[PDB]
Context: bound to proteins that are not shown
RNA sequence: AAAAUUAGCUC
DNA sequence: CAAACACACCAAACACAAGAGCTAATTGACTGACGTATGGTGGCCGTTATCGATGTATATATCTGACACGTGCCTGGAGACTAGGGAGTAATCCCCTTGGCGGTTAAAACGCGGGGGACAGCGCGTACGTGCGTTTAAGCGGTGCTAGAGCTGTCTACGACCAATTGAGCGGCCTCGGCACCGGGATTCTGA
DNA sequence: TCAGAATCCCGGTGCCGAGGCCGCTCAATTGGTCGTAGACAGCTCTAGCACCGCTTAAACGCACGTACGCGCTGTCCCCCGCGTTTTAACCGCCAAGGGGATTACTCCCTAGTCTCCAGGCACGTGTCAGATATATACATCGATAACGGCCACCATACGTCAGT
DNA sequence: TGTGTTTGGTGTGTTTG
Numbered sequence: 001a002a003a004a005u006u007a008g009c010u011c
Numbered sequence: 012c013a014a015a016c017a018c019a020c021c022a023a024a025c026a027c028a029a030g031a032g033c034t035a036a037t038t039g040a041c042t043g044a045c046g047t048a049t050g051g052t053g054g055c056c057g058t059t060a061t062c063g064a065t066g067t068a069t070a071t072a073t074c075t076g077a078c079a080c081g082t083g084c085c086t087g088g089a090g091a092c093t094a095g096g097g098a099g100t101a102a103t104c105c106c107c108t109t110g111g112c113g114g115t116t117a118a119a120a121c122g123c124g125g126g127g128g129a130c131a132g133c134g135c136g137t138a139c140g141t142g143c144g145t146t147t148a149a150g151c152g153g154t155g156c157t158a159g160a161g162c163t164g165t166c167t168a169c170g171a172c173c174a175a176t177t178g179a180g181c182g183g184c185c186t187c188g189g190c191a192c193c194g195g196g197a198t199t200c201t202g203a
Numbered sequence: 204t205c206a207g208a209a210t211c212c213c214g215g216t217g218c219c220g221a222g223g224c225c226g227c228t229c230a231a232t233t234g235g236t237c238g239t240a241g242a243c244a245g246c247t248c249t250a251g252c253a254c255c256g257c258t259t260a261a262a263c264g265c266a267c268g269t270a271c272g273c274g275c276t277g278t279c280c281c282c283c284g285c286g287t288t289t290t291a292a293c294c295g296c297c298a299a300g301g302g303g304a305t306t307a308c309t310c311c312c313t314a315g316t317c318t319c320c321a322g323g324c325a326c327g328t329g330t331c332a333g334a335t336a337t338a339t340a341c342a343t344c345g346a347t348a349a350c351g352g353c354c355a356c357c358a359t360a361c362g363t364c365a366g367t
Numbered sequence: 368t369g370t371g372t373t374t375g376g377t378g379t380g381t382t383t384g
Stems, first nucleotide, its partner, number of pairs: 003038009012384017040367164
Other pairs, nucleotide, nucleotide, family: 019376tWW020375cWW024371tWW
């Protein structure tokens, strides 16, 4: 009592 | 020639791309004008520290009042010397004072009776006192006027003093009568 | 009443003291000169006298009591009046000599004058004290400069709205 | 990046009124 986004890893 | 559709082609969209699960790091907007608040310099109300000016307290200077030492004019007292007469010496006279003896008798002292009055004591009446309220007017002090005491100046009326004259007052000495003294007698007055 | 002691009265004696007359010192009167005493004229001022309001010192009327002034009584202390005795007050004659009054002469005292001391009232300068005033200083009133604070003009900062 | 569908309009063809 908190947002939107991206990325990485696992079966 | 215009209209019904059908086929092919071209053009334009919509939707999806497995179940999941764990962890991590990046963004924390920007410009501009304007109103509203607050701050800087300044104005006015207020408290504060200070000097100019008003006022009173204390220090000092000039002038007036009272106390004081000093010099001076003034009032009375004191110094040397003189004139001349007052107070004092030394002798004398004789008035009269102190003193003495003596006789007379007026006087003082002594005794006594007993009446006069001096004295202590008592009851009484009221005059003067101690006390005390109310009234008179005695002293104060203050203000004022002036009668009459007091202190400067005149000058002549008055007394002191002096010479000469002479008659009034004190005295001595006879003189003589107012008065005391003494006596005989009648009148007053006191006392029992 | 009436004795009897005092006193007044008429009268004679004679003396001593009050007085007239005569002498003569000294002192009283008059004429005259001179100094100044004090009556008079004049100007000054202070205690007394007068009026007034006031405080209060004091006199006086009245009440009432006991002190004390007074009349009266009893009595005894002492003083007067008279008689007796002793004596010294007084009067008289006589004496020594003291000492009071007077006198000529002298010494030196003292009133007076010009001059100048000691003490007193007064003017003057000095001093202390007091009053008025000038001046210094402190207290106070008032105006002024300064800072604090509540608010204008101007300005700077916050916060909002709007486009972005 | 890629696939599988959809529809809507234009040209040519046919046949009909």